[PDB]
Context: one part of a larger RNA, bound to proteins that are not shown
RNA sequence: ACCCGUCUUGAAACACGGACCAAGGAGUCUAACGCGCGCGCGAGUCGGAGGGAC
RNA sequence: GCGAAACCCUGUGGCGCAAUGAAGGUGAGGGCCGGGGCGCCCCGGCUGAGGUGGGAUCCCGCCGC
RNA sequence: GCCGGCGGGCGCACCACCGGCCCGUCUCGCCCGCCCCGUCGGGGAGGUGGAGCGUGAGCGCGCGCGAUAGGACCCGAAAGAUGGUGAACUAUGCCUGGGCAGGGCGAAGCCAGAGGAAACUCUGGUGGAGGUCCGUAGCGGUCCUGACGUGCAAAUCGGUCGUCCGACCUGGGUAUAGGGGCGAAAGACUAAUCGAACCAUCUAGUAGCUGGUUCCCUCCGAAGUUUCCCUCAGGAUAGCUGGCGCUCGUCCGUCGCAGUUUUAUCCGGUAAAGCGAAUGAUUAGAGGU
RNA sequence: ACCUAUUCUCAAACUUUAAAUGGGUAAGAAGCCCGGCUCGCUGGCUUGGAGCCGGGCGUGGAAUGCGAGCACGCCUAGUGGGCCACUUUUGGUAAGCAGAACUGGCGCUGCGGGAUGAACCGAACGCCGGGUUAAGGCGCCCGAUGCCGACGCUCAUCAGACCCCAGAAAAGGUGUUGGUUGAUAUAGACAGC
RNA sequence: GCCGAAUCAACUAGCCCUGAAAAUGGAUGGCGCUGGAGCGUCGGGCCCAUACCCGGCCGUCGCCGGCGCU
RNA sequence: GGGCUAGGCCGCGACGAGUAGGAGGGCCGCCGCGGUGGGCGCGGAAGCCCCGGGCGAGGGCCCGGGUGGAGCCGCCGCGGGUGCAGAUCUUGGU
Numbered sequence: 001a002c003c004c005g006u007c008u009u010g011a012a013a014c015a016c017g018g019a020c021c022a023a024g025g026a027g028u029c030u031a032a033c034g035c036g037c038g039c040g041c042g043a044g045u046c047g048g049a050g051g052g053a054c
Numbered sequence: 055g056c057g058a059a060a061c062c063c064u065g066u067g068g069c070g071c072a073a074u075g076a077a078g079g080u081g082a083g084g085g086c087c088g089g090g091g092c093g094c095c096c097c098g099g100c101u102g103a104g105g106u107g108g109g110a111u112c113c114c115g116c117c118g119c
Numbered sequence: 120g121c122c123g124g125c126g127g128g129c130g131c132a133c134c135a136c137c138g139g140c141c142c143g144u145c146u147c148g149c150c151c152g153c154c155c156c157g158u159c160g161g162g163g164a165g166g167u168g169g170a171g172c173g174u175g176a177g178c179g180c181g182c183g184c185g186a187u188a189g190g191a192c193c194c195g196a197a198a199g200a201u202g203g204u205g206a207a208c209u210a211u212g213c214c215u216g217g218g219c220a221g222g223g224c225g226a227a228g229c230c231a232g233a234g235g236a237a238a239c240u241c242u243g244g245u246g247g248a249g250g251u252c253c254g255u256a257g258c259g260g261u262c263c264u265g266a267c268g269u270g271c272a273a274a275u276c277g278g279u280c281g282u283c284c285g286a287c288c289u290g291g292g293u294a295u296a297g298g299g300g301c302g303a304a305a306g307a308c309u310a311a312u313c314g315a316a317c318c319a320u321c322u323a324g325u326a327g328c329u330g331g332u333u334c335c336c337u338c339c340g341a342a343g344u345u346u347c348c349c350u351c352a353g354g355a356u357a358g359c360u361g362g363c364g365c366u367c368g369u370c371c372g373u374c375g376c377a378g379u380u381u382u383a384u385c386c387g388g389u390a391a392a393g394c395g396a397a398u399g400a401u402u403a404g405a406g407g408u
Numbered sequence: 409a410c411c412u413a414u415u416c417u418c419a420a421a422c423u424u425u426a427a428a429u430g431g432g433u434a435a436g437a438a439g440c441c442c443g444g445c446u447c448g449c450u451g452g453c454u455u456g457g458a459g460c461c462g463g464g465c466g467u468g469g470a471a472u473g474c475g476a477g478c479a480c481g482c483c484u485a486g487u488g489g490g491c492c493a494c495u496u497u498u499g500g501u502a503a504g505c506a507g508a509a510c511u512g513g514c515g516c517u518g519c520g521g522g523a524u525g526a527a528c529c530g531a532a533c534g535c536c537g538g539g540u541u542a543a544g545g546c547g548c549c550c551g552a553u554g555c556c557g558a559c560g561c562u563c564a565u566c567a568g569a570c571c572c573c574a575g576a577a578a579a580g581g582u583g584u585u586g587g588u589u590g591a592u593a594u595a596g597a598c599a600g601c
Numbered sequence: 602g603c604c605g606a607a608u609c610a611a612c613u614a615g616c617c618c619u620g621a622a623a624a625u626g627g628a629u630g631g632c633g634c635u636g637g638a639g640c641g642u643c644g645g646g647c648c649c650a651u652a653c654c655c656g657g658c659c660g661u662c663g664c665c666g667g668c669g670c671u
Numbered sequence: 672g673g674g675c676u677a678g679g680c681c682g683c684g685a686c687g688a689g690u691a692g693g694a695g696g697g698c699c700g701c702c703g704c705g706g707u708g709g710g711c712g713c714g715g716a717a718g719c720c721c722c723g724g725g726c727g728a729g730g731g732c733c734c735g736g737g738u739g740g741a742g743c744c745g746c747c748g749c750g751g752g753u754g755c756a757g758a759u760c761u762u763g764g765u
Base pairs, nucleotide, nucleotide: 003018004017005016006015019765020764021763022762023761024760029189030188031187033185034184035183036182037181038180039179040178041177044069045068046067050063051062052061073080074079084101085100086099087098088097089096104137105136106135107134108133112128113127114126115125116124117123118122139172140171141169142168143167144166145165146164147163150161152159153157192331193330195328199321200320201319202318203317204316210295211294212293213292214291215290216289217288218287221253222252223251228245229244230243231242232241233240234239257282258281259280262278263277265276266275297313299309300308334697335696336695337694338693339692344357346355347354348353358487359486361483362482363481364478365477366476367475376473377472380470381435382434383433384432385431386430391425392423393422398419399418403414405412406411407410439465440464441463442462443461444460445459446458447457490514491513492512493511495509496508498506499505519530520529521528534658535657536656537655538654539653540652544648545647546646547632548631549630553645555644557643558642559641560640561639568634579619580618581617583616584615585614586613587612588611589610590609592607600603601602659687660686661685662684663683664682666681667680668679699754701751702750703749704748705747706746707745708744710743711742718738719737720736721735723734724733725732726731
């Protein structure tokens, strides 16, 4: 030196979930917007359709 | 093979460079100097964004080293 | 030709303020321009509206975070829709079959004998009627609120009990299909599913509501309050938070700052007090009349 | 019955008065002083007013502490159920009731102490050694009085034993111990014969 | 009258007591404590918190920090 | 003598609670890619077990033994279906 997780003003709670172990299991991607940052060029800047080398 | 990549060209166009009004539309130069007008804004010249307070930095003088 | 004093200057960016210019609009206006002289087009002065100008800063790309719309952190509704499948259970109609001991009371009709002046009555027997009675099979399922109740059984068992010629019981074949069917009507029943079946899809339907949301460390660190909201289990907004910085200062000195004192000067109407003062309430005498 | 002078008791929606605490401003260079300029405002008249220009003057013009500024910049998560205590305070008989003000606290927080316990008292936290304390304690549990501690009070046949805090009142006692104000008494009281 | 030295009354304040009755057996925390381990007033000493002081280590933060002179 | 991976080294002073939340660091861990180590491996890789030895404050990691039988890893970058005790989670087992 009370059982964790959770909601809660307040949980060891006569509040809820959890017998045990293994694997799986939950902040993603596309569009667009904002700010910050990095990079390029800079009154410019970008081919993001398409075309041409091959 | 990788190569559905990479390389090159193309600025149509987008976003910026000008805004404002519903629209018709219209659309951004300050200052100094001299002369003149004296009301309250004409002319000439030299220039290219004014004035006040604050302002990193830079510049100079003087002094103490 | 280094290091500190205060004396100036050119002052970046930025900020406070004052001009200036562009567009809208308003007020007051006296000039000006022309080939297309007019309901024409221009300019001034002074206020004011604007996401302006005032020697551009954007664009492309990538990273991160934040608020979004998309299945949108994950899982979850009661529902809604489209199409389809079921009457092998059951509800009801129809069709074609099957089945329903033994007894009780005993109706109409009939026969005979009696009584009577007559009308007509009485008795015995016979007969075997009925949504009749007891009751078996059958079909039902009252009570025990019995047994069982992780059962034999997702509705059964025992005793008891209802009815058992009738609106009776039953097989088969057919009919009616989901907002429909069917219902001697209980929202009953329509395949253990019915106050709207079942199946697949729309559909990862939505959820201001529950549940959960996975490695370590360092640093900072809350709010349950304001306003608004068909809000009050929720959002928007302000506050509190963190991150990113940036403009300077950074010996004395000077700027600048403060949940604090001091000095100076204002503000208030609470405690206390007052009502022999106002308003209101309230006690007792006294004096004059 | 009024009327005058007194008298008793009161106000939260009364007030002549009137604090404590509390709120605002100020405590300089963005100033002071001297001399000019602009104006279309103001006008008996540079007369105002405001603005601007030049020059001069730190003893920075209360104490203390302290780095500030950028509409406390830009973006911004979480929260928007709170709860508790001293004091103040509303409804309520009251409430571990409901509702406010202020500050602290709990929530978000462990630690020492109150046996115990979200809020009380002390004190807030990297990992350790030595020392010293806080609040609270020192018969034993249980670290510390195993002091030749001090002075009194108190006997309880329900003793008592300390913030929050976890059972007492009015009223009584010739229990005991203090104190106060009076009254009798050696011309002899109190009590008893 | 005897007795021969103080006595009596009211009021107030401490501790104790009466007032004081609830249900499982029980709560100064317990044991227990009465020349105190009770109440009041105090003294000296002593006990230990992650508080305070000093020291070590770790990290963070701040230095108009130091070092390109190896 | 040492030194200066200056993204390094050194000095000084103060400071250290934390939910929700925010931010940074990770030479924490997982899968895959471009590089790179003239890496590692049947003279025994991955995985698994360990009263084996350790390291780091921690996430974790290295080594040894045993088992195993063919692949595997460090460093610089790059892409995520990247870390579980909970969800009356899902599946499987007891």